[PDB]
Context: one part of a larger RNA, bound to proteins that are not shown
RNA sequence: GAUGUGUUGUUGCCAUGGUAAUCCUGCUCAGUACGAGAGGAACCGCAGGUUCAGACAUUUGGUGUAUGUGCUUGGCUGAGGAGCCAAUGGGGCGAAGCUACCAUCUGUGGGAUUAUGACUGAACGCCUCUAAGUCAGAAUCCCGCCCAGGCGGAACGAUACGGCAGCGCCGCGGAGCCUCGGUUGGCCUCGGAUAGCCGGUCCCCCGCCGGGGUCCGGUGCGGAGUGCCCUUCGUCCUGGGAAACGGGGCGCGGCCGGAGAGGCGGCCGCCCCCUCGCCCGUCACGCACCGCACGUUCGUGGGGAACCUGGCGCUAAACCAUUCGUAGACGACCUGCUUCUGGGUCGGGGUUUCGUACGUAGCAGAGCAGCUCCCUCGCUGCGAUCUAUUGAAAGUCAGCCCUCGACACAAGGGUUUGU
Numbered sequence: 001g002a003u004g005u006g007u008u009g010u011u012g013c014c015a016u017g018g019u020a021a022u023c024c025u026g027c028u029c030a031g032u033a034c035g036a037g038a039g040g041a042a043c044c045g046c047a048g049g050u051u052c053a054g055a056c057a058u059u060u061g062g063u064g065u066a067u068g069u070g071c072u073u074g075g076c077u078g079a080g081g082a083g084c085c086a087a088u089g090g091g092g093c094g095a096a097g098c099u100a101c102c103a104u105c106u107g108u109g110g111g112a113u114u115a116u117g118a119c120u121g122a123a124c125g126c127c128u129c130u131a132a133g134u135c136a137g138a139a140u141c142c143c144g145c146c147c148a149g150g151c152g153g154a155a156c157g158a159u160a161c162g163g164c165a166g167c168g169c170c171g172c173g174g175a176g177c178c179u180c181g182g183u184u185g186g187c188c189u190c191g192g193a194u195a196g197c198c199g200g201u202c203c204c205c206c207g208c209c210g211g212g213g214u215c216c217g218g219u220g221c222g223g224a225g226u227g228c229c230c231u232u233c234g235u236c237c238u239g240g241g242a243a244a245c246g247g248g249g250c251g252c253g254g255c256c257g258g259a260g261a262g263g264c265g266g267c268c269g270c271c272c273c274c275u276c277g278c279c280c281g282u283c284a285c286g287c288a289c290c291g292c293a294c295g296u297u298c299g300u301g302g303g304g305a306a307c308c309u310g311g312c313g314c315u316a317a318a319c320c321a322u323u324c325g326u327a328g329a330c331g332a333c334c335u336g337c338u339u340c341u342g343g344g345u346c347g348g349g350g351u352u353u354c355g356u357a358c359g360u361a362g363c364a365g366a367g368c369a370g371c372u373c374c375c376u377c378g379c380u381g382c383g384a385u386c387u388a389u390u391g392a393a394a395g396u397c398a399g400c401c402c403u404c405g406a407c408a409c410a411a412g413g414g415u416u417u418g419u
Stems, first nucleotide, its partner, number of pairs: 006159006013152001016148003021051001023049005034039001052107004060100004068093002071090002073086005109143003116136004165315006173308002177304004182298001185229003196219005202213004233286003239280003246274004251270007316417005322336001325333001341410002344407003347403004352395002359389004364385001367382005
Other pairs, nucleotide, nucleotide, family: 012153cWH014149tWS014150tWW015149tHS019145cWS020052tWS022050cWW028044cWW029043tHS030042tHH031032cHS031040tWS032041tWH033040tHS035037tHS035038tHS056103cWW057099tWH057100tHH059103cWS064095tHS066398cWS068353tSS070091cWH100102tSS108145cWS112140cWW113138tWH114137tHS115137tHS120130tWH120132tWS121131tHS122128tWH123127tWH124126tHS130132cWH149150cSS161163cHS166418cHS171309cWS175306cWW176305cWW181299tWW183297cWW184296cWS201214cWW206209tWH236283cWW237282cWW238281cWS247277cHS323335cWW324334cWW325327tHS327332cWS328331tWS343408cWW344404tWH351396cWW354393cWW355391cSS355392tHS356390tSS357392tHS358390cHH365384tHS366383tHS372375tHS373376cWH375378cWS404407tHS418419cHS
C1' cells in the first nucleotide's frame, strides 16, 4: 500500500500470531531444631546482587567539524587588526544530539492440573488414594500482563451552491434499459432428563405472579416434528351452518417490549370500508386454445445506470503542494497555516560554551640603544610578556527557553471523492 463499510475522519473492540523473566548472596529465623559433641537446617519476613529483558540521558563517562571558543607550527594576504591554506594542520576545553552495567529507571496476576501425598469407598463382610465419587498440588502447560492487530467487526462526526449545481430521504410515484441468478408454502423458541420424563389441579410461601407438598392423568412419547399450521381455480344465483367479542386497509397516530449480532414483535385509540371472507348445499358462467416441456412461488428479488414526477432536507472533506522534526533510506509518520489573530524572519533577553577581545593607557617589563647637562640620573626609542579598561570578546537552534520590539506574510494554489 491492497482489501468490509457510499466518501472521509475520530475514537475503539479483539480473532489470531508472538510472549519473559532468572538464579544467587547476606540479614533475621538461629548458632535454633537435630546432635554426646563436632557441627548445623528450613518457612515467614528484610536488604541486595547475577544473568536476561525493555527503556532512558537528569547525573558521570565516551563522541565532537555547533569547524563553538582559546593556544600553536609552516606558509600567504606589505605590516598591525582580521583571516585563510596544510584532503579535519595540531592540540586544550566544549553546547546540543547520540550513547555505555561505563550513568540511571522498570520487569507482574490467575486457572485446570503432573509427579506425589491424601479423603470417602467398594471390588474382596477385612483392607485399599480408584473402580464410581472427592481433596491438596509444582521453574511444566494454558491464560492474564505485555507486543502486533483479519479479504474481522463496533460506536460516533461531517458529508460537496449561486452553480440553479452535486447529493440524501420519502412518495413499495411512473415507466422502460442493461446485468446476476437461485428458489417453487410456514412452524414465532422451555429447560433439559435418559436407572426416567411430560401434562393438569387443592393447599403452604416468594408479592396477582412463581416455587414446593400431595392428588390426578399420559408415557413405545398423540399437549405426538412418524408432529402441527395454512391452503389457490375465480365468479354469479341461492339455503342452511359458523360468526356477528367479525374481517380488511406502510390508513393514520400513540404506547410497550427486544441490545449477544437488538435491524424485530405486540398492543391501544380513531377514521374509512365490507358484512364477502371459512364448512356444506342451489345456480351457471369464464378461450373449453382441439393429449404434451421451462407451468406454480419467493417477487414490486439483487446490482449498474439513464429519464420523467411531487414533497422534504444538506452545502463537505481527503490528497498533493507548503510547513514541522516528537519522524525518517524513499514512502510513511507527528505538526502549523487571519479569534484586530497567527506563525516566519530579524532583533532583544535568558541560558550556556570558551576564558578576559581590538584599541587605548601604564615610573609594569628582562634588558639594550640614543639624547644627556635642560633638569639630571632625567628623557626618548626597541622589546616577548604583564596590569587596567575586561568574567571581557566571540558563538549560542540550525531539533535550546521567553519575547511580535521591527519587517514582510497569511482569507490562497493544484488533484480528486456520493449512500